Context: bound to proteins that are not shown
DNA sequence: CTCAATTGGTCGTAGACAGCTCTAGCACCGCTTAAACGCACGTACGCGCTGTCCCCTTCGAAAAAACCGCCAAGGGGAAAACACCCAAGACACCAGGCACGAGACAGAAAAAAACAACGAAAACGGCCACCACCCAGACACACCAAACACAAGAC
DNA sequence: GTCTTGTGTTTGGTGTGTCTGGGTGGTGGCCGTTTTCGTTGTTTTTTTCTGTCTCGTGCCTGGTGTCTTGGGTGT
DNA sequence: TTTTTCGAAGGGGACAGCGCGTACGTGCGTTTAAGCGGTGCTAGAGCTGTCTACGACCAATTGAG
C1' cells in the first nucleotide's frame, strides 16, 4: 500500500 | 451450193439551183458606269511533319525477385514548408445584348413588255376506199441450254 | 479441307425456220377544221423608290468568375 | 546474378493536330469597255420558182461467200 517500466527509424562503426 | 448481187432500163421527182429580198448580222459612234483591274492587306487554310495508330510477328526489355548468421553501440531527424486553403476581394475574360452597318428584301408605284385575246391563211389531219404484203399463227426441228455427274483445285 | 472446274453427256424446251394468208398501215384523193401568225389589248413581272428588317462586326455595359493572399492548420 | 513476359521493336500506310505563311478574300480606288442604243449597210437565208439528175423500181442476169 503507492510501484515497473519506455520512442521509432536511418545511417556509421566495430566484434566472432 | 445458192439466192445476193448485179445490170440496162423506165419513171418521176428532189433537189439542183438560180432567182429574189429583205433579215438580221456587219460595222460604228458615243455616252454611262458596272465591273475589271490594280493594289493593300493579312488572316486562314495549303503547305509541312512526326505523332501514333493498324497487321503479323521476336524477343530482350523492364520487371521482381534474392542475396552470411547476430549482435554492440553510437548519433542524428522525425521537414516544415508550405499544401491548401477559408475568404475576401479586385481583378479578368466571361457574358449577351446594344447598335447600327450594310446589306438584303419587302413593299409600293410604274413603268413596259410579256403575253393574252382576237382575226386571218393554209396545211395538215380525217374519211373513204382499197391495196398487199406484213405480221401473226401454226408446225415443225433442233440445239442449245439445263441437268446431272465427276476432277482438280481455288479458297 | 473446300464445292468450281468444265469437260462429258443426257433430252427436250424453246428458239427459230417455214409456210398461210388476211389484218392492218399505207396510199391516194378528198374535205374541212385547225393551227399559225399577225394586230391589239391587259396584267403580270420588273425598277426605280423607300424603307425597315437583319444579321453581322464588334462595341459596349457589367456579369460570371478568377486567382491574390491576410491569415493558417494542416497535404 | 536469374526468370518473366510484355508488348517494346521492325516493315510498311493513315492520318492528322498544329505550326508555318504567304494566298488570295475584303477592301477601295481607278480605269477600263461592256453595255444600251442609236444608226447605218448590206449579204446571204431563206423564200421560190423552173428542170431534170437522180434513185427507187423493175426484169433479166451472175456467181460469190
Nucleotide at each position: 500500500g503507492u510501484g515497473u517500466u519506455u520512442u521509432c527509424c536511418c545511417c556509421u562503426u566495430g566484434g566472432c